[PDB]
RNA sequence: GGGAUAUGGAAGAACCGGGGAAACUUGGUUCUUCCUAAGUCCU
Repeated sequence: GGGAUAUGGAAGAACCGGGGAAACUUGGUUCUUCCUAAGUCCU
RNA backbone atom coordinates (compact mmCIF):
# COMPACT_ATOMS: atom_id res chain seq x y z
O5' G A 1 -0.85 2.59 2.41
C5' G A 1 -0.65 3.24 1.15
C4' G A 1 -0.70 2.23 0.00
C3' G A 1 -1.95 1.36 0.00
O3' G A 1 -2.90 1.87 -0.95
C1' G A 1 0.00 0.00 0.00
P G A 2 -4.47 1.63 -0.74
O5' G A 2 -4.58 0.03 -0.64
C5' G A 2 -4.30 -0.79 -1.78
C4' G A 2 -4.40 -2.27 -1.44
C3' G A 2 -5.72 -2.68 -0.82
O3' G A 2 -6.66 -3.00 -1.86
C1' G A 2 -3.87 -3.78 0.24
P G A 3 -8.25 -2.87 -1.61
O5' G A 3 -8.62 -4.29 -0.96
C5' G A 3 -8.20 -5.51 -1.58
C4' G A 3 -8.39 -6.70 -0.66
C3' G A 3 -9.80 -6.86 -0.11
O3' G A 3 -10.56 -7.72 -0.97
C1' G A 3 -8.15 -7.19 1.61
P A A 4 -12.17 -7.77 -0.86
O5' A A 4 -12.41 -8.71 0.43
C5' A A 4 -12.28 -10.13 0.34
C4' A A 4 -12.46 -10.80 1.70
C3' A A 4 -13.85 -10.66 2.31
O3' A A 4 -14.66 -11.77 1.92
C1' A A 4 -12.15 -10.22 3.94
P U A 5 -16.27 -11.63 1.83
O5' U A 5 -16.69 -11.31 3.35
C5' U A 5 -16.48 -12.28 4.39
C4' U A 5 -16.73 -11.68 5.77
C3' U A 5 -18.12 -11.07 5.95
O3' U A 5 -19.01 -12.07 6.48
C1' U A 5 -16.40 -9.66 6.88
P A A 6 -20.60 -11.81 6.52
O5' A A 6 -20.83 -11.25 8.01
C5' A A 6 -20.17 -11.85 9.13
C4' A A 6 -20.82 -11.45 10.45
C3' A A 6 -22.20 -12.08 10.68
O3' A A 6 -22.20 -12.78 11.93
C1' A A 6 -22.22 -9.74 11.14
P U A 7 -23.53 -13.54 12.44
O5' U A 7 -24.14 -12.52 13.53
C5' U A 7 -23.30 -11.97 14.55
C4' U A 7 -23.66 -10.51 14.84
C3' U A 7 -24.86 -10.32 15.76
O3' U A 7 -24.58 -9.29 16.72
C1' U A 7 -25.27 -9.32 13.62
P G A 8 -23.93 -7.87 16.30
O5' G A 8 -25.12 -7.15 15.48
C5' G A 8 -26.20 -6.51 16.17
C4' G A 8 -26.57 -5.18 15.51
C3' G A 8 -28.05 -4.81 15.60
O3' G A 8 -28.25 -3.92 16.70
C1' G A 8 -27.23 -4.57 13.35
P G A 9 -29.74 -3.63 17.25
O5' G A 9 -30.48 -3.04 15.95
C5' G A 9 -31.74 -3.58 15.52
C4' G A 9 -32.29 -2.83 14.31
C3' G A 9 -33.71 -3.22 13.95
O3' G A 9 -34.62 -2.30 14.56
C1' G A 9 -32.31 -3.32 12.02
P A A 10 -36.03 -2.80 15.17
O5' A A 10 -36.87 -3.18 13.85
C5' A A 10 -37.32 -2.15 12.96
C4' A A 10 -37.82 -2.74 11.64
C3' A A 10 -38.90 -3.79 11.79
O3' A A 10 -40.19 -3.17 11.82
C1' A A 10 -37.29 -4.41 10.13
P A A 11 -41.46 -3.93 12.46
O5' A A 11 -41.77 -5.07 11.37
C5' A A 11 -42.20 -4.72 10.05
C4' A A 11 -41.99 -5.86 9.06
C3' A A 11 -42.81 -7.10 9.35
O3' A A 11 -44.07 -7.03 8.68
C1' A A 11 -40.55 -7.65 8.73
P G A 12 -45.24 -8.08 9.03
O5' G A 12 -44.77 -9.44 8.29
C5' G A 12 -45.03 -9.64 6.90
C4' G A 12 -44.97 -11.12 6.51
C3' G A 12 -45.35 -12.07 7.65
O3' G A 12 -46.72 -12.46 7.52
C1' G A 12 -43.23 -12.68 6.73
P A A 13 -47.70 -12.39 8.80
O5' A A 13 -47.54 -13.86 9.45
C5' A A 13 -48.02 -15.02 8.76
C4' A A 13 -47.48 -16.31 9.38
C3' A A 13 -47.80 -16.47 10.86
O3' A A 13 -48.96 -17.30 11.01
C1' A A 13 -45.46 -16.73 10.48
P A A 14 -50.14 -16.89 12.03
O5' A A 14 -49.50 -17.22 13.47
C5' A A 14 -49.51 -18.55 13.99
C4' A A 14 -48.60 -18.69 15.21
C3' A A 14 -49.03 -17.85 16.40
O3' A A 14 -49.89 -18.62 17.25
C1' A A 14 -46.66 -17.70 16.04
P C A 15 -50.93 -17.89 18.25
O5' C A 15 -50.04 -17.62 19.56
C5' C A 15 -49.78 -18.66 20.51
C4' C A 15 -48.75 -18.24 21.55
C3' C A 15 -49.20 -17.11 22.45
O3' C A 15 -49.83 -17.64 23.62
C1' C A 15 -46.97 -16.72 21.66
P C A 16 -50.87 -16.76 24.48
O5' C A 16 -49.93 -15.61 25.10
C5' C A 16 -48.90 -15.94 26.03
C4' C A 16 -47.84 -14.85 26.11
C3' C A 16 -48.32 -13.54 26.72
O3' C A 16 -48.02 -13.52 28.12
C1' C A 16 -47.00 -13.16 24.74
P G A 17 -48.57 -12.35 29.07
O5' G A 17 -47.46 -11.19 28.92
C5' G A 17 -46.21 -11.28 29.64
C4' G A 17 -45.44 -9.95 29.60
C3' G A 17 -46.25 -8.75 30.04
O3' G A 17 -46.09 -8.54 31.44
C1' G A 17 -45.04 -8.27 28.03
P G A 18 -47.17 -7.69 32.29
O5' G A 18 -46.95 -6.19 31.75
C5' G A 18 -45.68 -5.54 31.90
C4' G A 18 -45.66 -4.17 31.23
C3' G A 18 -46.72 -3.21 31.73
O3' G A 18 -46.20 -2.45 32.83
C1' G A 18 -46.53 -3.13 29.33
P G A 19 -47.18 -1.65 33.83
O5' G A 19 -47.55 -0.33 32.98
C5' G A 19 -46.53 0.59 32.58
C4' G A 19 -47.07 1.66 31.64
C3' G A 19 -48.23 2.46 32.21
O3' G A 19 -47.72 3.64 32.85
C1' G A 19 -48.68 1.79 29.95
P G A 20 -48.56 4.38 34.01
O5' G A 20 -49.80 5.01 33.20
C5' G A 20 -51.01 5.35 33.88
C4' G A 20 -52.12 5.76 32.91
C3' G A 20 -53.53 5.54 33.43
O3' G A 20 -54.05 6.78 33.94
C1' G A 20 -53.26 4.46 31.32
P A A 21 -54.48 6.92 35.48
O5' A A 21 -55.80 6.00 35.57
C5' A A 21 -56.01 5.12 36.68
C4' A A 21 -57.40 4.49 36.63
C3' A A 21 -57.76 3.92 35.27
O3' A A 21 -57.68 2.49 35.31
C1' A A 21 -59.32 5.60 35.90
P A A 22 -56.97 1.67 34.11
O5' A A 22 -57.98 1.90 32.88
C5' A A 22 -59.10 1.04 32.68
C4' A A 22 -60.35 1.83 32.29
C3' A A 22 -60.57 1.93 30.78
O3' A A 22 -61.57 0.98 30.38
C1' A A 22 -60.50 4.10 31.77
P A A 23 -61.33 0.04 29.09
O5' A A 23 -61.24 1.09 27.88
C5' A A 23 -62.08 0.95 26.73
C4' A A 23 -62.28 2.28 26.00
C3' A A 23 -61.38 2.46 24.78
O3' A A 23 -62.12 2.18 23.58
C1' A A 23 -61.07 4.26 26.29
P C A 24 -61.71 0.94 22.63
O5' C A 24 -60.21 1.31 22.19
C5' C A 24 -59.94 2.48 21.40
C4' C A 24 -58.47 2.87 21.45
C3' C A 24 -57.53 1.88 20.78
O3' C A 24 -57.37 2.23 19.40
C1' C A 24 -56.66 2.56 22.89
P U A 25 -56.79 1.15 18.35
O5' U A 25 -55.24 1.04 18.78
C5' U A 25 -54.38 2.18 18.68
C4' U A 25 -53.05 1.95 19.41
C3' U A 25 -52.18 0.87 18.80
O3' U A 25 -51.33 1.44 17.80
C1' U A 25 -52.19 0.75 21.20
P U A 26 -50.55 0.50 16.74
O5' U A 26 -49.18 0.18 17.52
C5' U A 26 -48.33 1.24 17.97
C4' U A 26 -47.29 0.74 18.97
C3' U A 26 -46.44 -0.40 18.46
O3' U A 26 -45.26 0.12 17.81
C1' U A 26 -47.19 -0.83 20.69
P G A 27 -44.43 -0.77 16.76
O5' G A 27 -43.72 -1.85 17.72
C5' G A 27 -42.90 -1.40 18.80
C4' G A 27 -42.77 -2.47 19.88
C3' G A 27 -41.95 -3.69 19.48
O3' G A 27 -40.58 -3.49 19.88
C1' G A 27 -43.95 -4.31 20.66
P G A 28 -39.43 -4.50 19.39
O5' G A 28 -39.46 -5.67 20.51
C5' G A 28 -38.77 -5.51 21.76
C4' G A 28 -38.51 -6.86 22.44
C3' G A 28 -37.91 -7.91 21.51
O3' G A 28 -36.49 -7.96 21.69
C1' G A 28 -39.88 -8.76 22.55
P U A 29 -35.52 -8.30 20.46
O5' U A 29 -35.76 -9.88 20.24
C5' U A 29 -35.09 -10.83 21.07
C4' U A 29 -35.54 -12.26 20.78
C3' U A 29 -35.17 -12.78 19.40
O3' U A 29 -33.91 -13.46 19.46
C1' U A 29 -37.44 -13.35 19.96
P U A 30 -33.14 -13.85 18.10
O5' U A 30 -33.93 -15.16 17.59
C5' U A 30 -33.67 -16.44 18.17
C4' U A 30 -34.54 -17.54 17.55
C3' U A 30 -34.28 -17.79 16.08
O3' U A 30 -33.25 -18.78 15.92
C1' U A 30 -36.61 -17.62 16.49
P C A 31 -32.19 -18.68 14.71
O5' C A 31 -33.10 -18.92 13.40
C5' C A 31 -33.47 -20.25 13.01
C4' C A 31 -34.67 -20.25 12.07
C3' C A 31 -34.40 -19.65 10.70
O3' C A 31 -33.90 -20.66 9.82
C1' C A 31 -36.48 -18.87 11.57
P U A 32 -32.57 -20.43 8.94
O5' U A 32 -33.10 -19.66 7.63
C5' U A 32 -34.35 -20.04 7.03
C4' U A 32 -35.20 -18.83 6.62
C3' U A 32 -34.50 -17.81 5.74
O3' U A 32 -34.67 -18.17 4.37
C1' U A 32 -35.90 -16.75 7.36
P U A 33 -33.78 -17.50 3.20
O5' U A 33 -34.44 -16.03 3.04
C5' U A 33 -35.69 -15.87 2.36
C4' U A 33 -36.12 -14.41 2.29
C3' U A 33 -35.10 -13.48 1.64
O3' U A 33 -35.38 -13.36 0.24
C1' U A 33 -36.01 -12.51 3.64
P C A 34 -34.35 -12.59 -0.72
O5' C A 34 -34.74 -11.04 -0.48
C5' C A 34 -33.72 -10.04 -0.38
C4' C A 34 -34.24 -8.78 0.30
C3' C A 34 -33.28 -7.60 0.24
O3' C A 34 -33.60 -6.78 -0.90
C1' C A 34 -34.15 -7.88 2.46
P C A 35 -32.51 -5.77 -1.51
O5' C A 35 -32.26 -4.75 -0.30
C5' C A 35 -30.98 -4.12 -0.12
C4' C A 35 -31.01 -3.11 1.02
C3' C A 35 -29.65 -2.52 1.35
O3' C A 35 -29.47 -1.27 0.67
C1' C A 35 -30.75 -3.27 3.34
P U A 36 -28.02 -0.58 0.60
O5' U A 36 -27.61 -0.49 2.15
C5' U A 36 -26.30 -0.88 2.58
C4' U A 36 -26.07 -0.58 4.06
C3' U A 36 -24.61 -0.42 4.44
O3' U A 36 -24.26 0.96 4.39
C1' U A 36 -25.79 -1.80 6.03
P A A 37 -22.73 1.41 4.16
O5' A A 37 -22.03 1.01 5.55
C5' A A 37 -20.61 0.95 5.66
C4' A A 37 -20.17 0.57 7.08
C3' A A 37 -18.66 0.45 7.24
O3' A A 37 -18.27 1.03 8.49
C1' A A 37 -19.71 -1.64 7.72
P A A 38 -16.79 1.61 8.70
O5' A A 38 -16.63 1.61 10.31
C5' A A 38 -17.19 2.68 11.09
C4' A A 38 -17.25 2.31 12.57
C3' A A 38 -16.06 1.49 13.05
O3' A A 38 -15.12 2.35 13.71
C1' A A 38 -18.11 0.40 13.62
P G A 39 -13.60 1.88 13.93
O5' G A 39 -13.73 0.80 15.12
C5' G A 39 -12.82 -0.30 15.21
C4' G A 39 -13.46 -1.51 15.90
C3' G A 39 -12.61 -2.77 15.84
O3' G A 39 -11.94 -2.95 17.09
C1' G A 39 -14.79 -3.19 14.95
P U A 40 -10.37 -3.30 17.14
O5' U A 40 -10.31 -4.77 16.49
C5' U A 40 -10.65 -5.92 17.27
C4' U A 40 -10.47 -7.21 16.47
C3' U A 40 -9.09 -7.36 15.85
O3' U A 40 -8.24 -8.10 16.74
C1' U A 40 -10.80 -7.84 14.25
P C A 41 -6.64 -7.86 16.75
O5' C A 41 -6.17 -8.56 15.38
C5' C A 41 -6.17 -9.99 15.25
C4' C A 41 -5.94 -10.43 13.81
C3' C A 41 -4.57 -10.06 13.24
O3' C A 41 -3.66 -11.15 13.43
C1' C A 41 -6.33 -9.60 11.67
P C A 42 -2.08 -10.95 13.18
O5' C A 42 -1.92 -11.35 11.62
C5' C A 42 -2.21 -12.67 11.17
C4' C A 42 -2.18 -12.77 9.65
C3' C A 42 -0.89 -12.29 9.01
O3' C A 42 0.02 -13.40 8.88
C1' C A 42 -2.77 -11.37 7.86
P U A 43 1.60 -13.15 8.76
O5' U A 43 1.71 -12.24 7.43
C5' U A 43 1.33 -12.77 6.16
C4' U A 43 1.30 -11.69 5.07
C3' U A 43 2.66 -11.05 4.80
O3' U A 43 3.33 -11.70 3.72
C1' U A 43 0.82 -9.47 4.75
The RNA has 43 modelled nucleotides. It comes from the structure "Re-refining the tetraloop-receptor RNA-RNA complex using NMR-derived restraints and Xplor-nih (2.18)". The 2005 paper behind the entry is "RNA helical packing in solution: NMR structure of a 30 kDa GAAA tetraloop-receptor complex". It was solved by solution NMR.